Source information:
Entry title: The cryo-EM structure of prohead RNA in bacteriophage phi29 prohead. Shown are 69 nucleotides from a PDB entry: RNA (the prohead RNA (71-MER) in bacteriophage phi29) from Bacillus phage phi29. The reconstruction used 6,472 particles. Keywords: bacteriophage, phi29, prohead, VIRUS. The structure was determined by cryo-electron microscopy at 4.6 angstrom resolution and released in 2019. It holds a match to the Rfam family "3WJ core of Phi29 Bacteriophage pRNA". Rfam's curators write: During replication of linear dsDNA viruses, the viral genome is packaged into the pre-formed viral procapsid. On this family, see Guo, Prog Nucleic Acid Res Mol Biol 2002: "Structure and function of phi29 hexameric RNA that drives the viral DNA packaging motor: review". Xu et al. published it in Nat Commun in 2019: "Structural assembly of the tailed bacteriophage &#966;29".
RNA sequence: AUGUGUAUGUUGGGGAUUAAACCCUGAUUGAGUUCAGCCCACAUACUUUGUUGAUUGGUUGUCAAUCAU
Repeated sequence: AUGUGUAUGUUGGGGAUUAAACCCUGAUUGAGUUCAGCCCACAUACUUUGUUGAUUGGUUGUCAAUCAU
RNA backbone atom coordinates (compact mmCIF):
# COMPACT_ATOMS: atom_id res chain seq x y z
P A A 1 -0.41 3.18 3.79
O5' A A 1 -0.85 2.55 2.39
C5' A A 1 -0.54 3.20 1.17
C4' A A 1 -0.66 2.25 0.00
C3' A A 1 -1.91 1.36 0.00
O3' A A 1 -2.99 1.92 -0.74
C1' A A 1 0.00 0.00 0.00
P U A 2 -4.49 1.80 -0.20
O5' U A 2 -4.84 0.25 -0.32
C5' U A 2 -4.76 -0.42 -1.57
C4' U A 2 -4.84 -1.92 -1.39
C3' U A 2 -6.13 -2.45 -0.76
O3' U A 2 -7.13 -2.76 -1.73
C1' U A 2 -4.31 -3.19 0.51
P G A 3 -8.69 -2.54 -1.38
O5' G A 3 -9.04 -3.76 -0.41
C5' G A 3 -9.16 -5.08 -0.90
C4' G A 3 -9.47 -6.06 0.20
C3' G A 3 -10.74 -5.79 1.01
O3' G A 3 -11.90 -6.34 0.40
C1' G A 3 -8.93 -6.09 2.49
P U A 4 -13.34 -6.16 1.10
O5' U A 4 -14.37 -6.75 0.03
C5' U A 4 -15.20 -7.86 0.35
C4' U A 4 -16.49 -7.84 -0.44
C3' U A 4 -17.50 -8.93 -0.11
O3' U A 4 -18.24 -8.66 1.05
C1' U A 4 -17.28 -8.76 -2.45
P G A 5 -19.27 -9.76 1.62
O5' G A 5 -20.49 -9.72 0.60
C5' G A 5 -21.19 -10.90 0.23
C4' G A 5 -22.66 -10.63 0.03
C3' G A 5 -23.45 -11.75 -0.63
O3' G A 5 -23.81 -12.78 0.26
C1' G A 5 -23.96 -9.73 -1.70
P U A 6 -23.92 -14.29 -0.28
O5' U A 6 -25.20 -14.28 -1.22
C5' U A 6 -25.34 -15.21 -2.28
C4' U A 6 -25.81 -14.55 -3.55
C3' U A 6 -25.55 -15.32 -4.84
O3' U A 6 -26.53 -16.31 -5.10
C1' U A 6 -24.78 -13.13 -5.10
P A A 7 -26.10 -17.69 -5.82
O5' A A 7 -25.75 -17.26 -7.31
C5' A A 7 -26.74 -16.75 -8.18
C4' A A 7 -26.18 -16.47 -9.54
C3' A A 7 -25.38 -17.60 -10.18
O3' A A 7 -26.19 -18.53 -10.88
C1' A A 7 -24.06 -15.68 -10.17
P U A 8 -26.65 -19.90 -10.18
O5' U A 8 -25.31 -20.47 -9.53
C5' U A 8 -24.40 -21.23 -10.30
C4' U A 8 -23.54 -20.35 -11.17
C3' U A 8 -22.52 -21.06 -12.04
O3' U A 8 -23.08 -21.61 -13.22
C1' U A 8 -21.50 -19.22 -10.97
P G A 9 -22.61 -23.05 -13.75
O5' G A 9 -21.52 -22.72 -14.86
C5' G A 9 -21.88 -22.11 -16.09
C4' G A 9 -20.67 -21.85 -16.95
C3' G A 9 -19.63 -22.98 -16.97
O3' G A 9 -19.88 -23.95 -17.97
C1' G A 9 -18.58 -21.00 -16.30
P U A 10 -20.98 -25.10 -17.72
O5' U A 10 -20.13 -26.44 -17.66
C5' U A 10 -19.26 -26.70 -16.56
C4' U A 10 -17.89 -27.08 -17.03
C3' U A 10 -17.29 -26.20 -18.12
O3' U A 10 -16.69 -25.02 -17.62
C1' U A 10 -17.09 -28.44 -18.77
P U A 11 -16.20 -24.93 -16.10
O5' U A 11 -15.24 -23.67 -16.09
C5' U A 11 -14.05 -23.65 -16.85
C4' U A 11 -12.84 -23.86 -15.99
C3' U A 11 -12.62 -25.28 -15.49
O3' U A 11 -11.95 -26.11 -16.43
C1' U A 11 -12.49 -23.81 -13.67
P G A 12 -12.26 -27.67 -16.49
O5' G A 12 -11.52 -28.25 -15.21
C5' G A 12 -10.11 -28.23 -15.13
C4' G A 12 -9.64 -28.14 -13.70
C3' G A 12 -9.97 -29.32 -12.81
O3' G A 12 -9.12 -30.42 -13.00
C1' G A 12 -10.48 -27.33 -11.68
P G A 13 -9.56 -31.87 -12.48
O5' G A 13 -9.54 -31.73 -10.89
C5' G A 13 -8.33 -31.58 -10.18
C4' G A 13 -8.53 -31.71 -8.69
C3' G A 13 -9.47 -32.82 -8.25
O3' G A 13 -8.84 -34.09 -8.21
C1' G A 13 -10.06 -30.83 -7.14
P G A 14 -9.23 -35.22 -9.28
O5' G A 14 -10.33 -36.10 -8.53
C5' G A 14 -10.00 -36.85 -7.38
C4' G A 14 -10.88 -36.50 -6.22
C3' G A 14 -12.31 -37.01 -6.28
O3' G A 14 -12.44 -38.37 -5.91
C1' G A 14 -12.35 -34.74 -5.71
P G A 15 -13.38 -39.36 -6.76
O5' G A 15 -14.30 -38.37 -7.62
C5' G A 15 -15.48 -38.84 -8.26
C4' G A 15 -16.72 -38.20 -7.68
C3' G A 15 -17.01 -38.56 -6.22
O3' G A 15 -17.51 -37.42 -5.53
C1' G A 15 -18.88 -39.07 -7.54
P A A 16 -16.49 -36.40 -4.83
O5' A A 16 -17.33 -35.78 -3.64
C5' A A 16 -16.92 -34.59 -2.98
C4' A A 16 -17.59 -34.47 -1.64
C3' A A 16 -17.82 -35.80 -0.90
O3' A A 16 -16.79 -36.11 0.04
C1' A A 16 -19.89 -34.74 -1.25
P U A 17 -15.24 -36.12 -0.40
O5' U A 17 -14.68 -37.47 0.23
C5' U A 17 -14.60 -38.67 -0.55
C4' U A 17 -15.74 -38.76 -1.53
C3' U A 17 -17.03 -39.38 -1.02
O3' U A 17 -17.79 -38.47 -0.26
C1' U A 17 -16.51 -40.27 -3.14
P U A 18 -18.61 -38.99 1.02
O5' U A 18 -18.32 -40.54 1.06
C5' U A 18 -19.38 -41.48 1.07
C4' U A 18 -19.51 -42.20 -0.25
C3' U A 18 -20.77 -41.87 -1.05
O3' U A 18 -20.49 -41.96 -2.45
C1' U A 18 -20.74 -44.17 -0.54
P A A 19 -21.51 -41.33 -3.52
O5' A A 19 -20.90 -41.75 -4.93
C5' A A 19 -21.23 -42.99 -5.53
C4' A A 19 -20.06 -43.93 -5.52
C3' A A 19 -20.15 -45.12 -6.45
O3' A A 19 -19.85 -44.78 -7.79
C1' A A 19 -19.33 -45.81 -4.34
P A A 20 -20.77 -45.33 -8.98
O5' A A 20 -22.25 -44.99 -8.50
C5' A A 20 -23.34 -45.81 -8.90
C4' A A 20 -23.36 -47.11 -8.15
C3' A A 20 -24.67 -47.87 -8.16
O3' A A 20 -24.89 -48.60 -9.36
C1' A A 20 -23.85 -47.80 -5.97
P A A 21 -26.38 -48.80 -9.92
O5' A A 21 -26.59 -50.38 -9.89
C5' A A 21 -26.23 -51.13 -8.74
C4' A A 21 -27.38 -51.94 -8.22
C3' A A 21 -28.77 -51.39 -8.52
O3' A A 21 -29.22 -51.70 -9.82
C1' A A 21 -28.65 -51.94 -6.25
P C A 22 -30.33 -50.76 -10.51
O5' C A 22 -31.47 -50.66 -9.41
C5' C A 22 -32.28 -49.50 -9.31
C4' C A 22 -33.18 -49.55 -8.09
C3' C A 22 -34.14 -48.38 -7.93
O3' C A 22 -35.31 -48.52 -8.71
C1' C A 22 -33.02 -48.74 -5.90
P C A 23 -35.84 -47.28 -9.58
O5' C A 23 -36.25 -46.20 -8.49
C5' C A 23 -37.23 -46.49 -7.51
C4' C A 23 -37.15 -45.52 -6.35
C3' C A 23 -37.24 -44.05 -6.72
O3' C A 23 -38.57 -43.60 -6.87
C1' C A 23 -35.38 -44.38 -5.33
P C A 24 -38.90 -42.42 -7.92
O5' C A 24 -38.58 -41.09 -7.12
C5' C A 24 -39.46 -40.60 -6.11
C4' C A 24 -38.89 -39.40 -5.40
C3' C A 24 -38.58 -38.19 -6.26
O3' C A 24 -39.72 -37.41 -6.57
C1' C A 24 -36.74 -38.62 -4.88
P U A 25 -39.73 -36.49 -7.89
O5' U A 25 -38.59 -35.40 -7.61
C5' U A 25 -38.76 -34.42 -6.60
C4' U A 25 -37.54 -33.53 -6.47
C3' U A 25 -37.11 -32.79 -7.73
O3' U A 25 -37.85 -31.62 -7.97
C1' U A 25 -35.23 -33.83 -6.77
P G A 26 -38.08 -31.10 -9.47
O5' G A 26 -36.61 -30.77 -10.00
C5' G A 26 -36.32 -30.81 -11.39
C4' G A 26 -34.97 -30.19 -11.68
C3' G A 26 -34.55 -30.20 -13.15
O3' G A 26 -35.11 -29.14 -13.90
C1' G A 26 -32.80 -31.06 -11.85
P A A 27 -35.64 -29.40 -15.39
O5' A A 27 -34.32 -29.41 -16.28
C5' A A 27 -33.45 -28.29 -16.32
C4' A A 27 -32.06 -28.69 -16.73
C3' A A 27 -31.93 -29.34 -18.10
O3' A A 27 -31.85 -28.41 -19.16
C1' A A 27 -30.85 -30.69 -16.52
P U A 28 -32.24 -28.85 -20.65
O5' U A 28 -31.24 -30.05 -20.97
C5' U A 28 -31.12 -30.57 -22.28
C4' U A 28 -30.94 -32.07 -22.27
C3' U A 28 -32.05 -32.88 -22.92
O3' U A 28 -31.95 -32.96 -24.32
C1' U A 28 -31.64 -33.76 -20.80
P U A 29 -33.29 -32.90 -25.20
O5' U A 29 -32.93 -33.68 -26.54
C5' U A 29 -33.54 -34.93 -26.85
C4' U A 29 -35.06 -34.82 -26.99
C3' U A 29 -35.57 -33.68 -27.87
O3' U A 29 -36.78 -34.09 -28.51
C1' U A 29 -36.41 -33.43 -25.67
P G A 30 -36.73 -34.84 -29.93
O5' G A 30 -37.92 -35.89 -29.84
C5' G A 30 -38.33 -36.65 -30.96
C4' G A 30 -39.01 -37.92 -30.52
C3' G A 30 -38.47 -38.54 -29.25
O3' G A 30 -38.95 -37.91 -28.09
C1' G A 30 -38.72 -40.22 -30.89
P A A 31 -37.92 -37.23 -27.07
O5' A A 31 -38.08 -38.08 -25.74
C5' A A 31 -39.33 -38.67 -25.41
C4' A A 31 -39.24 -40.17 -25.44
C3' A A 31 -38.20 -40.79 -24.53
O3' A A 31 -38.62 -40.84 -23.18
C1' A A 31 -38.01 -41.76 -26.63
P G A 32 -38.14 -39.71 -22.17
O5' G A 32 -36.70 -40.20 -21.69
C5' G A 32 -36.55 -40.96 -20.51
C4' G A 32 -35.16 -41.53 -20.38
C3' G A 32 -35.07 -43.04 -20.13
O3' G A 32 -35.01 -43.81 -21.33
C1' G A 32 -33.87 -41.89 -18.45
P U A 33 -35.85 -43.38 -22.64
O5' U A 33 -35.07 -42.12 -23.21
C5' U A 33 -34.11 -42.28 -24.24
C4' U A 33 -33.45 -40.98 -24.63
C3' U A 33 -32.38 -40.47 -23.68
O3' U A 33 -31.14 -41.13 -23.84
C1' U A 33 -33.79 -38.69 -24.30
P U A 34 -30.73 -42.34 -22.86
O5' U A 34 -29.35 -41.87 -22.22
C5' U A 34 -28.27 -41.48 -23.05
C4' U A 34 -27.99 -40.00 -22.92
C3' U A 34 -27.30 -39.56 -21.64
O3' U A 34 -25.89 -39.68 -21.71
C1' U A 34 -29.21 -38.23 -21.99
P C A 35 -25.01 -39.75 -20.37
O5' C A 35 -24.91 -38.24 -19.89
C5' C A 35 -24.39 -37.91 -18.62
C4' C A 35 -25.25 -36.90 -17.90
C3' C A 35 -25.37 -37.07 -16.40
O3' C A 35 -24.28 -36.50 -15.70
C1' C A 35 -27.52 -36.76 -17.33
P A A 36 -23.95 -36.97 -14.19
O5' A A 36 -24.27 -35.67 -13.32
C5' A A 36 -23.53 -34.48 -13.51
C4' A A 36 -24.24 -33.29 -12.91
C3' A A 36 -24.47 -33.35 -11.40
O3' A A 36 -23.38 -32.86 -10.65
C1' A A 36 -26.51 -32.91 -12.47
P G A 37 -23.44 -32.87 -9.05
O5' G A 37 -24.93 -32.42 -8.72
C5' G A 37 -25.20 -31.29 -7.92
C4' G A 37 -26.05 -31.65 -6.73
C3' G A 37 -25.62 -32.86 -5.94
O3' G A 37 -24.51 -32.60 -5.10
C1' G A 37 -27.95 -32.93 -6.27
P C A 38 -24.64 -31.63 -3.82
O5' C A 38 -24.70 -32.65 -2.59
C5' C A 38 -24.84 -32.18 -1.26
C4' C A 38 -23.52 -31.75 -0.68
C3' C A 38 -23.02 -30.39 -1.11
O3' C A 38 -23.60 -29.34 -0.37
C1' C A 38 -21.27 -31.95 -1.34
P C A 39 -23.56 -27.84 -0.93
O5' C A 39 -22.44 -27.13 -0.06
C5' C A 39 -21.42 -26.38 -0.67
C4' C A 39 -20.05 -26.86 -0.26
C3' C A 39 -18.89 -26.07 -0.82
O3' C A 39 -18.61 -24.91 -0.09
C1' C A 39 -18.52 -28.35 -1.21
P C A 40 -18.39 -23.52 -0.85
O5' C A 40 -16.93 -23.08 -0.40
C5' C A 40 -16.14 -23.94 0.40
C4' C A 40 -14.87 -24.33 -0.31
C3' C A 40 -14.43 -23.43 -1.44
O3' C A 40 -13.86 -22.21 -0.99
C1' C A 40 -14.22 -25.66 -2.12
P A A 41 -14.74 -20.86 -1.00
O5' A A 41 -13.92 -19.85 -1.91
C5' A A 41 -12.55 -19.62 -1.66
C4' A A 41 -11.69 -20.29 -2.70
C3' A A 41 -11.77 -19.70 -4.09
O3' A A 41 -11.01 -18.52 -4.24
C1' A A 41 -11.93 -22.03 -4.24
P C A 42 -11.33 -17.53 -5.42
O5' C A 42 -10.67 -18.24 -6.68
C5' C A 42 -9.28 -18.52 -6.71
C4' C A 42 -8.85 -19.00 -8.08
C3' C A 42 -9.38 -18.19 -9.25
O3' C A 42 -8.57 -17.07 -9.57
C1' C A 42 -9.89 -20.46 -9.59
P A A 43 -8.54 -15.79 -8.61
O5' A A 43 -8.42 -14.55 -9.61
C5' A A 43 -9.57 -13.98 -10.20
C4' A A 43 -10.08 -14.83 -11.34
C3' A A 43 -11.40 -14.40 -11.95
O3' A A 43 -11.26 -13.35 -12.89
C1' A A 43 -11.48 -16.70 -11.50
P U A 44 -12.32 -12.15 -12.93
O5' U A 44 -13.09 -12.37 -14.31
C5' U A 44 -12.81 -13.49 -15.13
C4' U A 44 -14.05 -14.31 -15.39
C3' U A 44 -15.38 -13.59 -15.21
O3' U A 44 -15.73 -12.79 -16.31
C1' U A 44 -15.46 -15.65 -14.09
P A A 45 -16.08 -11.23 -16.09
O5' A A 45 -17.62 -11.24 -15.70
C5' A A 45 -18.62 -11.55 -16.65
C4' A A 45 -19.94 -11.86 -16.00
C3' A A 45 -20.47 -10.82 -15.03
O3' A A 45 -21.08 -9.72 -15.67
C1' A A 45 -20.67 -12.96 -14.07
P C A 46 -20.85 -8.23 -15.12
O5' C A 46 -21.62 -8.20 -13.73
C5' C A 46 -23.03 -8.36 -13.67
C4' C A 46 -23.49 -8.75 -12.29
C3' C A 46 -23.13 -7.79 -11.16
O3' C A 46 -24.06 -6.73 -11.03
C1' C A 46 -22.46 -9.95 -10.55
P U A 47 -23.57 -5.28 -10.52
O5' U A 47 -23.81 -5.32 -8.94
C5' U A 47 -23.24 -4.33 -8.09
C4' U A 47 -23.50 -4.63 -6.63
C3' U A 47 -22.40 -4.21 -5.65
O3' U A 47 -22.51 -2.87 -5.21
C1' U A 47 -22.85 -6.47 -5.32
P U A 48 -21.29 -2.19 -4.42
O5' U A 48 -21.08 -3.14 -3.15
C5' U A 48 -19.78 -3.49 -2.71
C4' U A 48 -19.27 -2.55 -1.65
C3' U A 48 -17.88 -2.84 -1.10
O3' U A 48 -16.84 -2.37 -1.95
C1' U A 48 -19.35 -2.44 0.70
P U A 49 -15.32 -2.82 -1.70
O5' U A 49 -14.67 -1.59 -0.92
C5' U A 49 -13.27 -1.36 -0.96
C4' U A 49 -12.58 -1.92 0.26
C3' U A 49 -13.14 -1.49 1.60
O3' U A 49 -14.32 -2.18 1.96
C1' U A 49 -10.79 -1.35 1.66
P G A 50 -14.93 -2.02 3.43
O5' G A 50 -14.02 -2.96 4.33
C5' G A 50 -14.14 -4.37 4.26
C4' G A 50 -14.07 -4.98 5.63
C3' G A 50 -14.90 -4.29 6.70
O3' G A 50 -16.26 -4.67 6.69
C1' G A 50 -12.72 -4.60 7.50
P U A 51 -17.41 -3.55 6.76
O5' U A 51 -17.34 -3.03 8.26
C5' U A 51 -17.46 -3.93 9.35
C4' U A 51 -16.82 -3.36 10.60
C3' U A 51 -17.34 -2.01 11.06
O3' U A 51 -18.51 -2.09 11.84
C1' U A 51 -15.00 -1.93 10.96
P U A 52 -19.18 -0.76 12.44
O5' U A 52 -18.10 -0.24 13.48
C5' U A 52 -18.41 0.81 14.39
C4' U A 52 -17.35 1.87 14.39
C3' U A 52 -17.80 3.26 13.96
O3' U A 52 -18.46 3.97 14.99
C1' U A 52 -15.80 2.72 12.85
P G A 53 -19.87 4.69 14.70
O5' G A 53 -19.54 6.24 14.85
C5' G A 53 -19.08 6.77 16.08
C4' G A 53 -18.30 8.04 15.87
C3' G A 53 -19.01 9.11 15.05
O3' G A 53 -19.86 9.93 15.83
C1' G A 53 -16.90 8.72 14.12
P A A 54 -21.09 10.70 15.14
O5' A A 54 -20.40 11.89 14.36
C5' A A 54 -19.68 12.90 15.06
C4' A A 54 -19.09 13.90 14.12
C3' A A 54 -20.06 14.56 13.15
O3' A A 54 -20.77 15.64 13.74
C1' A A 54 -18.17 13.81 11.96
P U A 55 -22.27 15.97 13.25
O5' U A 55 -22.06 16.59 11.81
C5' U A 55 -21.39 17.82 11.64
C4' U A 55 -21.32 18.21 10.19
C3' U A 55 -22.61 18.05 9.40
O3' U A 55 -23.55 19.09 9.62
C1' U A 55 -20.85 17.08 8.18
P U A 56 -23.24 20.60 9.18
O5' U A 56 -23.26 20.54 7.59
C5' U A 56 -23.58 21.68 6.83
C4' U A 56 -24.59 21.36 5.77
C3' U A 56 -25.92 20.80 6.25
O3' U A 56 -26.83 21.81 6.67
C1' U A 56 -25.10 19.44 4.52
P G A 57 -27.61 21.65 8.08
O5' G A 57 -29.09 21.23 7.66
C5' G A 57 -30.04 20.83 8.65
C4' G A 57 -30.83 19.64 8.20
C3' G A 57 -30.03 18.41 7.79
O3' G A 57 -29.69 17.58 8.88
C1' G A 57 -31.50 18.96 6.05
P G A 58 -28.32 16.75 8.87
O5' G A 58 -28.58 15.59 7.81
C5' G A 58 -29.56 14.59 8.05
C4' G A 58 -29.77 13.73 6.83
C3' G A 58 -28.53 13.04 6.27
O3' G A 58 -28.25 11.81 6.91
C1' G A 58 -29.59 14.21 4.54
P U A 59 -26.80 11.14 6.75
O5' U A 59 -26.86 10.40 5.35
C5' U A 59 -25.69 9.94 4.71
C4' U A 59 -25.97 9.41 3.33
C3' U A 59 -24.76 9.21 2.43
O3' U A 59 -24.11 7.97 2.63
C1' U A 59 -26.36 10.48 1.28
P U A 60 -22.53 7.92 2.93
O5' U A 60 -21.86 7.87 1.50
C5' U A 60 -22.06 6.76 0.64
C4' U A 60 -21.75 7.11 -0.79
C3' U A 60 -20.40 7.76 -1.03
O3' U A 60 -19.34 6.83 -1.16
C1' U A 60 -22.05 9.09 -2.01
P G A 61 -17.82 7.33 -0.98
O5' G A 61 -17.87 8.84 -1.48
C5' G A 61 -16.75 9.45 -2.09
C4' G A 61 -16.99 10.92 -2.31
C3' G A 61 -16.19 11.86 -1.42
O3' G A 61 -14.91 12.17 -1.96
C1' G A 61 -18.48 12.39 -1.23
P U A 62 -14.42 13.69 -2.15
O5' U A 62 -14.73 14.36 -0.75
C5' U A 62 -15.05 15.74 -0.65
C4' U A 62 -14.75 16.27 0.72
C3' U A 62 -13.67 15.54 1.51
O3' U A 62 -12.35 15.92 1.17
C1' U A 62 -15.57 15.77 2.87
P C A 63 -11.29 14.82 0.68
O5' C A 63 -10.68 14.24 2.03
C5' C A 63 -11.23 13.09 2.65
C4' C A 63 -11.85 13.42 3.97
C3' C A 63 -11.31 12.70 5.18
O3' C A 63 -10.06 13.20 5.61
C1' C A 63 -13.67 12.81 5.30
P A A 64 -8.99 12.22 6.31
O5' A A 64 -9.69 11.79 7.68
C5' A A 64 -10.01 12.75 8.66
C4' A A 64 -11.07 12.24 9.61
C3' A A 64 -10.71 10.98 10.39
O3' A A 64 -9.95 11.25 11.56
C1' A A 64 -12.82 10.70 9.40
P A A 65 -8.91 10.17 12.12
O5' A A 65 -9.82 8.93 12.52
C5' A A 65 -10.87 9.07 13.47
C4' A A 65 -11.80 7.88 13.43
C3' A A 65 -11.12 6.53 13.61
O3' A A 65 -10.97 6.15 14.96
C1' A A 65 -12.41 6.49 11.65
P U A 66 -9.50 5.95 15.58
O5' U A 66 -9.07 4.51 15.06
C5' U A 66 -9.83 3.36 15.39
C4' U A 66 -9.78 2.33 14.29
C3' U A 66 -8.40 1.77 13.98
O3' U A 66 -7.99 0.76 14.87
C1' U A 66 -9.45 2.38 11.97
P C A 67 -6.44 0.34 14.96
O5' C A 67 -6.43 -1.22 14.64
C5' C A 67 -6.95 -2.15 15.58
C4' C A 67 -7.48 -3.39 14.89
C3' C A 67 -6.50 -4.15 14.01
O3' C A 67 -5.66 -5.03 14.74
C1' C A 67 -8.45 -3.76 12.79
P A A 68 -4.09 -5.10 14.43
O5' A A 68 -3.98 -6.06 13.15
C5' A A 68 -4.14 -7.46 13.29
C4' A A 68 -4.47 -8.10 11.96
C3' A A 68 -3.42 -7.99 10.87
O3' A A 68 -2.39 -8.96 10.97
C1' A A 68 -5.50 -7.34 9.99
P U A 69 -0.85 -8.54 10.81
O5' U A 69 -0.75 -8.00 9.32
C5' U A 69 -0.85 -8.89 8.21
C4' U A 69 -1.20 -8.15 6.94
C3' U A 69 -0.13 -7.20 6.39
O3' U A 69 0.86 -7.86 5.62
C1' U A 69 -2.19 -6.07 6.46